Source information
The depositors describe the entry as "Structure of 70S ribosome from Lactococcus lactis". Solved structure of RNA (16S ribosomal RNA, nucleotides 929 to 1541) from Lactococcus lactis subsp. cremoris MG1363, 613 nucleotides shown. The entry has 48 different proteins, among them 30S ribosomal protein S7, 30S ribosomal protein S11 and 50S ribosomal protein L24. An Rfam search finds the family "Bacterial small subunit ribosomal RNA" in it. A reference for the family is Yusupov et al. (2001), "Crystal structure of the ribosome at 5.5 A resolution", Science. The family is grouped with related families in Rfam's "SSU clan". The reconstruction used 43,530 particles. The work is reported in "A general mechanism of ribosome dimerization revealed by single-particle cryo-electron microscopy" (Franken et al., Nat Commun, 2017). Lineage of the source: Bacteria > Bacilli > Lactobacillales > Streptococcaceae > Lactococcus cremoris subsp. cremoris. It was solved by electron microscopy to 5.6 angstrom.

[PDB]
Context: one part of a larger RNA, bound to proteins that are not shown
RNA sequence: UGACGGGGGCCCGCACAAGCGGUGGAGCAUGUGGUUUAAUUCGAAGCAACGCGAAGAACCUUACCAGGUCUUGACAUACUCGUGCUAUUCCUAGAGAUAGGAAGUUCCUUCGGGACACGGGAUACAGGUGGUGCAUGGUUGUCGUCAGCUCGUGUCGUGAGAUGUUGGGUUAAGUCCCGCAACGAGCGCAACCCCUAUUGUUAGUUGCCAUCAUUAAGUUGGGCACUCUAACGAGACUGCCGGUGAUAAACCGGAGGAAGGUGGGGAUGACGUCAAAUCAUCAUGCCCCUUAUGACCUGGGCUACACACGUGCUACAAUGGAUGGUACAACGAGUCGCGAGACAGUGAUGUUUAGCUAAUCUCUUAAAACCAUUCUCAGUUCGGAUUGUAGGCUGCAACUCGCCUACAUGAAGUCGGAAUCGCUAGUAAUCGCGGAUCAGCACGCCGCGGUGAAUACGUUCCCGGGCCUUGUACACACCGCCCGUCACACCACGGGAGUUGGGAGUACCCGAAGUAGGUUGCCUAACCGCAAGGAGGGCGCUUCCUAAGGUAAGACCGAUGACUGGGGUGAAGUCGUAACAAGGUAGCCGUAUCGGAAGGUGCGGCUGGAUCA
Numbered sequence: 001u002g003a004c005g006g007g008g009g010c011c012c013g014c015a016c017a018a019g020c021g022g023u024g025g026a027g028c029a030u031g032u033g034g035u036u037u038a039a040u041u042c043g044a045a046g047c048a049a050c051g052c053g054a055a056g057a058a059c060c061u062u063a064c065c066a067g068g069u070c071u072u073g074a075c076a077u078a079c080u081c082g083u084g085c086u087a088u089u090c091c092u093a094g095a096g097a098u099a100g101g102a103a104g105u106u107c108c109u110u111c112g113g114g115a116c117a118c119g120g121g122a123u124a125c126a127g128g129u130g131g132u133g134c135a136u137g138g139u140u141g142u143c144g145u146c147a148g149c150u151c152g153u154g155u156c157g158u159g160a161g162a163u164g165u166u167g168g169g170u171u172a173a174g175u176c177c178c179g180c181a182a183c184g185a186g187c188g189c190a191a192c193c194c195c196u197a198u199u200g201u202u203a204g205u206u207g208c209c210a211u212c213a214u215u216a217a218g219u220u221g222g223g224c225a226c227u228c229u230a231a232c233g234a235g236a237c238u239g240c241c242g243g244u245g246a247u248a249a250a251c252c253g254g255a256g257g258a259a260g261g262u263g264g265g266g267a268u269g270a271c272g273u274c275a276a277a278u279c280a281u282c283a284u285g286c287c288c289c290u291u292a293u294g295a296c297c298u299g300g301g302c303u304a305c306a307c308a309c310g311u312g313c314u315a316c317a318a319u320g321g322a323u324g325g326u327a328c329a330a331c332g333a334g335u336c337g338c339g340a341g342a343c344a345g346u347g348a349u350g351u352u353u354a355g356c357u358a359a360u361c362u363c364u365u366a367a368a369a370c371c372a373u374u375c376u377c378a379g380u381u382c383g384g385a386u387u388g389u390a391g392g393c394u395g396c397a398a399c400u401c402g403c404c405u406a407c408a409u410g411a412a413g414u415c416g417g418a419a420u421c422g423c424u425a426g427u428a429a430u431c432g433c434g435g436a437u438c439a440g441c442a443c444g445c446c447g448c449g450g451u452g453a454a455u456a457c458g459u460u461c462c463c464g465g466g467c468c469u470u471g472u473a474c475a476c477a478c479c480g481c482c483c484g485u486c487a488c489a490c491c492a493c494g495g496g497a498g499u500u501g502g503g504a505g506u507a508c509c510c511g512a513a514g515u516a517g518g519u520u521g522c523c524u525a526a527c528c529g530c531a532a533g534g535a536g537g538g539c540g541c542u543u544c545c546u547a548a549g550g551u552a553a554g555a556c557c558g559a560u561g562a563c564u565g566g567g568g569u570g571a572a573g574u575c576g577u578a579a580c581a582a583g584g585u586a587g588c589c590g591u592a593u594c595g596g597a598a599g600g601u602g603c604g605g606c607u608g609g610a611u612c613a
Base pairs, nucleotide, nucleotide: 001475002474003472004471005470007469008468009467010466011465012464013463016458019423020422021421022420023419026314027313028312031309032308033307034305035304042053043052064301065300066298067297068296070294073125079121080120081119083117089102090101091100092099093098130287131286132285141274143272148187149186150185151184152183153182155162156161166179169176193266194265195264196263198234199233200232201231208223209222212221227359237260240254241253242252243251316416320375322373325371332363334361338355344349382413387408388407390405391404392403393402429451430450431449432448433447434446478583480580483576484575488570489569490568491567493565494564495563498560499559500558501557502556507551508550509549514545516543517542524536527534528533588605589604590603592601593600594599
Other pairs, nucleotide, nucleotide, family: 002477tHS004581tWS005581tSS013459tWH014018tWW014455tHS015462cWS016461cWS017457cWS018455cSS024418tHS025315cWW025413cSS026412cSS029311tWS030310cWS031050cWS032045tWS034306tHS036040tWS038300tWS039300tSS039301tSS044049cSS051444cSS055435tHS055445tHS057061cSS057063cHH058395tWS058439tWH062064cHS062302cWW063302tWS069295tWS070292tWH071292tWH072076tWS072122tWS073075tHS073126tHS073127cWS074127tWS074294tHS076078tWS077125tHS078123cWS082118tWS082119tWH084107tSS084116cWW084117tHS094096tHS096297cSS102103cHS105118cWS107115cWS109113cWS111113tHS128288cWH132279tWS133137cWH135279tWH135284cWW136283cWW136284cWS137282cWS139278cWW142273cWW142274cWW143273cWW146271tWW147188tWS148271tWS151165tHH152164tHS153183cWW154162cWW154181tSS163182cHS167178cWS168176cWW169249tSS170175cWW171173tHS172190tWS174188tWS197235cWW201232cWW202203cSS202228cWH203224tSS204207tWS204208tWH204226tHH205207cHS205359cWH207359cSS209211cWS209218tHS210223tWS211213tHS212222cWS213220tHS218219cSS220221cHS221222cWS229230cSS230231cHS235258cWS235259tWS236257cHS238240cHS238241cWH238253tWH239255cWW239261cWH240261cWH244250tWS244251cWW245248tHS245249tHS255261cWH256260tWH257259tHS260261cSS269270cWS270271cWS278282tHS312443cWS315412tWS316379cSS316413tSS317380tHS317382tWS318376tWS321374cWW323373cWW326370cWW327368tWH328367tWH329366tWH329432tWS329449cSS331332cWS331364tWS332364tWW333338tWS333363tWW334337cSS334362cWW337356cWS338356cWW338362tWS339354tHS339355cWS339362cSS340341tHS342351cWW343350cWS343351cSS345347tHS347405cSS348391tSS348392tSS354361cWS355361cSS356358cHS367450tWS375378tWS379380cHS379382tHS379413tWS383410tWS383412tHS384410tWS384411tWS385410tHS389406tWH394398tWH394439cSS395397tHS398402tHS398439cWW398440cWS402440tSS425454tHH426427cHS426452tWS427453tWH428452tHS437442tWH438440tHS438441tHS473579tWS473580tHS480583tWW481579cWW481580cWW484597cSS486573tWS486574cWW492566cWW496497cHS496561tSS496562tHS497561tHS503555cWW504554cWW510548tWW511547tHS512546tWS515544cWW518541cWS519521tWS519541cWS520522tHS520523tWW520537cWH521540cHS522539cWW523537cWS523538tWS571572cSS575596tWS576598tHS583584cWS586607cWW587606cWW587607cWW591602cWW
C1' cells in the first nucleotide's frame, strides 16, 4: 500500500421487501452435456454457455467423415515454351464426377505476341474452415452505466507513503464546497448525439378534405397550414417564488409551465480486472504445408436418443370454446418483387394478376371490448400426442435433411415439489405487424406499436457497489494463512533387558636384574708379620625397593542392543476447528485437572485486545 473481517460508522441499488406472474407440474419445439456413428463440426460452459456462434447448411452448401476421388495441384503468384479467338454448345458413357470425340483455341499490334496468354515443360507455393488464443495482433463479454479511478506541479515523510482523494451538505455525480499542503490536469455519470412529448415557417405527392366537398369516392376541375407532412426555429434553463441551506452547492415544495426540477427513452463502458472468447476474418514461432488435413461428384450423417438441465408456447378451462362484425398503430422489400372484389376451394396454390419506382398498390381488412346462441362442468363441443392418409406449395428433388390444407381416431393435462426467476410504467401481462434468414422453411429470432394493472412499509435481512475507522499472522491475497494427535513412510537423537572394548585405579601374591644391608659356611693375583694367620675380595648369602603378570570392586569413556519414547522430513490419507479479524468463546502466561487430537474447565494476572466499554 491494498485485500479481507462470522469488526465497525454510513449511504445507495425490484438487493430484500410490498403486490403479480412464469419456470421447474404436464404436452410439444428448441441447445449442449451424456448415449451413439461411414459419420454424428470446432469454440461458449453460473454470474458473463445454450432460441449460443449457426436470424433457415433439403443435400455436394459442411465444418468433417464414407465411397468414386486426382496429384503442377479444383482453387494456384511462380521460371519457360511449339503458340494462341479461352468460345458457348454439345454427343458418348458414368451416380455425377470424370474421361473420349464434334465446330469448341491457332495471335486484336510494327507483328515474340501484350491482348483470350493457348495449352504445355517446370523453380515457385497459394489451397488445412489444421495444431498452437497462459505464444499471435485486432475485435471481443464482464465487473460497472461503477462514481469512483488517476496523474502533473509542490510540500512532508529515511523509505515506500501522505497532496488532489481529507472537506459541508447535496447528488445520480470526486455534484460543488469548506477547512485544507496545497494547486491544476484529466478519466468521467453528469455536458454535447438521436427519438418522442408545445408551437410557427412548407400546404397537395401517390398521402390531408376542415373546406368549392359533393359522392367509386378523399377523390375531383378542385379545397389547402385542415393530416400539420417533416425541413426548420423558438419550447423548461431552480427559469421565478416561499421554508430553506454555515455563507454556498443543493434540498422541500408552490404557481407559472404543454411539459419541473438532468420533461422522458436509447447512447456514453473509465482509469483497470477477469490471460476468456476470437488460431474458422486477422497472424507470427514451428508443425502437415507440394501424392493431401488440398480438392470434383454422390447421397448418408452433421439435427441421430437410455437421460438430465438450457428452452418458449400450448393446455388443463366459462373471460375459455364455437356465434360475428368489427376498429386500430404498425406495415417494408418491391412493378427485379409484392402480388385484387377476376377463384377451383377444406387450403396449400393455380385460375387473373388489377394496382404496384409506395405519403399509389396487393399487403396494411391484426386481436381482445361488441351482441347472437349453446357446451355452464366433466379428462370437459374438450385438451391438440401422434398416426393413417387424401391433396397442394417450394425446389431437380419433402424422411434423414421444410411445409401447409384437410379429415377420422384426439394420449397427457383438472393449475403444478424443493425451489427459482422476472415484474415500482404503458411496467408486468397482453395482441398484432412487418423485417430476419430465404427457391422452400421462424412459438422463443429484431424493431414497432393495439389492450391494459398492481406494488414503495421500509436499507430489519440477503446480495451488489461506494467511501471512512480498526485488526491481520494475507500479499496466493478469505478458495488467504493456519495446527495438533495421525493410526503412512524415511531421517537422526534418546532410552534400554543387555553385551564388548579401552585406559587409569586397590591391596596382596609375585619378584628378574640391580643397589644397599646382614651373613665369610665356600672362599683367595697384586695388601699386612711373611701368607703359621688376618684385612679385603667374587662367590659364599637373606632382606629391602622392585619391572612385568594375577587378584577384586569399582568408577570413567566408547562401541553395541530386542523392543521403545520424542523430534524433524516427505503425500497430496484421514480426524477436526481452532491460532489468525472482538478469526469465529481475544487471548497470553504460571499452575491444577479432563480430553484421540487440535483443545477444553477452573485459580489468579496482563494487553503482546476488541465495539469501545